Keywords: EBS1, stem loop, ID3, RNA. An RNA structure, in which 23 nucleotides are resolved. Method: solution NMR. The entry became public in 2013. The PDB entry is titled "Solution structure of the ID3 stem loop of domain 1 of the ai5gamma group II intron". The 2014 paper behind the entry is "Role of helical constraints of the EBS1-IBS1 duplex of a group II intron on demarcation of the 5' splice site".
RNA sequence: GGGUGUAUUGGAAAUGAGCACCC
Numbered sequence: 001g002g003g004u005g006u007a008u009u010g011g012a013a014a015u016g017a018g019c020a021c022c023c
Base pairs, nucleotide, nucleotide: 001023002022003021004020005019006018009017
C1' cells in the first nucleotide's frame, strides 16, 4: 500500500476497525 485468508470487539454503544502471511 498492493494481494490473499477470516473475523470478532469484552465494545456497553457506536466513533470502526482488528489479526496473520508475502514484497